[PDB]
Record summary:
Shown are 808 nucleotides from a PDB entry: RNA (23S ribosomal RNA, nucleotides 1377 to 2241) from Mycolicibacterium smegmatis MC2 155. Primary citation: Baid and Sengupta, Febs J. (2025), "Cryo-EM structural analyses reveal a unique role for elongation factor G2 (EF-G2) in Mycobacteria". The PDB entry is titled "EF-G2 bound 50S ribosome subunit complex of M. smegmatis". The structure was determined by electron microscopy at 3.6 A resolution and released in 2025. The entry has 33 different proteins, among them 50S ribosomal protein L15, 50S ribosomal protein bL37 and 50S ribosomal protein L29. It holds a match to the Rfam family "Bacterial large subunit ribosomal RNA". The entry also models magnesium and zinc ions.

Context: one part of a larger RNA, bound to proteins that are not shown
């Protein structure tokens, strides 16, 4: 190329009118109605994604049509913690494993340890603000670890005061090695 | 030679001087060590609470061009944390002294043992919530004016009902399947120690990583802007038992090809006269039943069930009983160990069930939602598991049973080994094999030979020990004895004196066990 | 296991009437027409389970059957609405050859 300018254009809700922008409007913006969800098709997280967020610009590629719109393209901007979730705290299963043991070699296990949250311990709440952040910024009021200076109570060593107990010498009577005495076999 | 007693040297019991002279202890930190705690399951209420929700005092507003309705109606407000005070409901707990080496040393700590005093609403600990403060603040219904958008004031805020799956609660009560570790915290001494403790004020330090955005989805896993998949937390209102279902608030969407047109046909819904399974391999699919409250329930059974068996009746609204009943509880009142006290409680709010009468429709569990029922046979006892993607079953498992192996770094298994599991178990345990709940019907017996534990025993005291023998025989084909009984074909029958394991003396033994070494015959059963 | 008598054979042990193709028939029950199935009687030999065989309440998205109720499953089909099909505008494939 043929199929062929044919099939499809991705649910079970549904859209309408007025006005605006514009070269261009069913789809973009505003207004008023109508309809749908409402243990959701609302609100917030984890995992995952990675700038998709906001502002300005753009409209040949993408959007199952068109598009002035966009999760698309371009530039710039944006993420603020003692208290939130983690580390600097702790261990489970499991992993690695000083020496070590075993194994022709390669290596296999494993001790001491050291890691490893899905668990344990641990101090912040309400309001406001930006185009985009807020238990993070701001206001108000708190809480938890450290650090220095100063002040005051009340203690301590040294000095003392208390509680203390222990040891030397002596003469006294009994288990009593020993010669002896008494009694039994 | 064997034993006992008095004393002698040392020893030991007491007191006199030296000598509480000297030596030790009397701040505070205190572990890498000891000990408590940390520290735990599942189920189940009941109670007290609060969030939330619904009304209401009071506060601010509306007239929504309709028949009526100016405040009588309607709409909107009727808020505020951690922390810090106080310590209620509930829960828990004896206290003091002495001794003691057990806790790798030592301990005042922990254990253990003795005593003494205690049953107290005494005391202490913990502890939801109520109340105060935080808060002269913050926020808010609304009211004003501006225009890129800047700016501003601001009322009332009491009382009840209902009510959690949230809090007390890591509680309490039951139960068997018997339910992490360490750090931290407290305490103890060992040991350091002349400095150290507490309180107040001021001034400081508080590190690293994450933080945008999507997050049941056009941003993640699915090659896609894919009807698939993805753990956790919030949980408004009215019906309702409910997180079901229907409608709806806050909030979010109309999602990305449309516009038309009564073709056949296909899909998904709906209705259907008369008949009612005649369809078909087969009632496949549809249709049907469906809720609550009263009444009433069979065969069978393992006595639990079967059972929601089956079957029958009622269900709407208004009024009366009823200023009733029930729940809650304020005012008033009563009481006390006076306090975050107890009892009762008009009013207020909430709320069934019943009886009687009446009203309306074709219809009163009016929508949504919401068991079909009964009987017989087979297999499997049951709840479960199974071929992700054509097989969910009668297949696997199972609780119960039988056999075999294993005497302990066991047998078995994984490894060349070391080592590991079995098991931090020990034959009432573990491993392997077969069977597969539960119930029921199979019989005859201890000489030899085996095995085994142990004197039950070659001899055995009377009594305990409870089937039979004895008294009682037709037919017979063959017998053995002597004053009648035993085999073969062999029929039935029938009572009471009573046969040993259990109780005492010797090497050998009997006894226990059987169709596992047997075994098939009497006697009586059993 | 009560005096006691019998070594290799799980082997009919016993002849444990719930017995199983057992229509080699005589029948009935169920339907108008009878499948499953339910009952009773014959078949000396079949034929097996005594520890592998008969029973069993309760349970089953198990297999088979009957009844009631119910219905578009059917006699026998008709009509209504959506989603496609169909017409218009836009984008625009595939197997095959």
């Nucleotide at each position: 190329a043929u199929g062929a300018g044919u099939a499809g254009c991705g649910a079970u809700u549904a859209g309408g009118c007025a006005a605006g922008u514009g070269a261009g409007a069913a789809c973009c913006u505003u207004g008023c109605c109508c309809g749908c969800c409402g243990a959701a098709a609302g609100a917030c997280c984890a995992a995952g994604g990675g700038u998709u967020c906001c502002u300005g610009g753009g409209c040949c590629a993408g959007g199952c049509c068109a598009g002035u719109c966009c999760g698309c393209c371009c530039a710039g901007g944006g993420u603020g913690a003692g208290u939130c979730g983690g580390g600097a705290c702790c261990u489970a299963a499991g992993g690695c494993g000083a020496g070590g043991c075993c194994g022709a070699c390669a290596g296999g296990c494993g001790u001491a340890g050291u890691c490893g949250a899905u668990g344990g311990a641990c101090a912040a709440c309400g309001g406001g603000u930006u185009g985009a952040u807020a238990u993070u910024c701001c206001c108000g009021u708190a809480c938890c670890c450290g650090u220095g200076u100063a002040u005051g109570u009340g203690c301590g060593u040294c000095c003392a005061u208390g509680a203390u107990g222990a040891a030397u010498c002596a003469g006294c009577g009994g288990u009593a090695c020993u010669a002896a005495c008494c009694a039994u076999c | 030679c064997a034993u006992g007693g008095g004393a002698c040297c040392u020893u030991c019991g007491u007191u006199g001087g030296u000598a509480g002279u000297a030596g030790u202890c009397a701040a505070g930190c205190g572990a890498u060590g000891g000990g408590g705690u940390g520290a735990c399951g599942c189920a189940g209420g009941a109670a007290g609470g609060u969030a939330g929700c619904c009304g209401u005092a009071c506060c601010g507003g509306u007239c929504a061009g309709u028949g009526g309705u100016a405040a009588u109606a309607c709409c909107g407000g009727g808020g505020u944390a951690a922390g810090c005070c106080u310590g209620u409901a509930g829960g828990g707990a004896g206290u003091c002294a002495g001794a003691u080496a057990g806790g790798u040393a030592a301990a005042u700590c922990c254990g253990u043992c003795u005593g003494g005093c205690a049953u107290a609403u005494a005391u202490c600990c913990u502890g939801a919530g109520a109340g105060g403060u935080g808060a002269u603040g913050c926020a808010u219904a609304g009211c004003c004016g501006a225009g890129u958008g800047a700016g501003g004031c601001g009322a009332a805020u009491u009382c009840g009902g209902u009510g959690a799956u949230c809090c007390u609660a890591u509680g309490c009560u039951g139960c068997c399947g018997a339910g992490a570790a360490a750090a931290g915290c407290c305490u103890c001494u060992a040991g350091c120690g002349a400095g150290g403790a507490c309180a107040u004020a001021c001034a400081c330090g508080g590190c690293c990583c994450g933080u945008a955005c999507c997050c049941c989805a056009a941003a993640c896993c699915a090659a896609c802007a894919c009807a698939g998949g993805u753990g956790g937390u919030c949980a408004g209102g009215u019906a309702g038992a409910g997180a079901a279902u229907a409608c709806u608030a806050a909030g979010g969407c109309g999602u990305a090809c449309g516009a038309g047109u009564g073709a056949a046909c296909u899909a998904u819904g709906g209705u259907u006269a008369a008949g009612g399974a005649a369809c078909u391999c087969g009632g496949c699919a549809a249709a049907a039943u469906g809720c609550c409250c009263c009444c009433g329930u069979a065969a069978c059974u393992u006595c639990g069930g079967g059972a929601g068996a089956a079957g029958g009746g009622g269900g709407a609204c208004c009024c009366a009983c009823a200023u009733g009943g029930c729940g809650u509880g304020u005012a008033a009142g009563c009481c006390u160990u006076u306090a975050c006290g107890g009892c009762c409680c008009a009013a207020g709010c909430g709320u069934g069930a019943g009886u009687g009468g009446g009203u309306g429709g074709c219809a009163c569990a009016a929508a949504c939602c919401a068991g079909u029922g009964a009987g017989a046979a087979g297999c499997g006892a049951c709840u479960g598991u199974u071929u992700a993607c054509u097989a969910a079953a009668a297949a696997c498992a199972c609780a119960g049973g039988u056999c075999c192996g294993u005497g302990c770094g066991a047998a078995g298994u994984c490894g060349c080994a070391a080592g590991a599991c079995g098991a931090u178990g020990u034959a009432u345990a573990c491993g392997g094999a077969c069977u597969g709940a539960c119930g029921c019907c199979u019989g005859c017996c201890c000489g030899g030979u085996g095995c085994u534990g142990g004197a039950a025993g070659g001899u055995u005291a009377a009594g305990a020990g409870g089937a039979c023998c004895c008294g009682u025989u037709a037919a017979c084909u063959c017998c053995c004895u002597u004053u009648g009984g035993g085999g073969g074909u062999g029929a039935a029958g029938c009572g009471g004196a009573g046969a040993a394991u259990u109780u005492a003396a010797g090497c050998c033994c009997c006894a226990g066990u059987a169709a596992a070494c047997g075994g098939c015959g009497g006697u009586g059963g059993u | 296991c009560a005096u006691c008598c019998u070594a290799a054979g799980g082997u009919a042990g016993c002849g444990a009437a719930a017995u199983u193709c057992c229509u080699u028939g005589u029948c009935g029950g169920g339907u108008a027409a009878g499948u499953u199935c339910c009952g009773a009687c014959c078949u000396g030999c079949a034929c097996g389970a005594a520890u592998g065989g008969c029973g069993u309440a309760a349970c089953g998205a198990c297999u088979u059957c009957u009844c009631a109720a119910c219905u578009g499953u059917c006699u026998c089909a008709a009509c209504c609405a959506u989603a496609g099909a169909c017409u218009c505008g836009g984008c625009g494939a595939a197997a095959u050859u």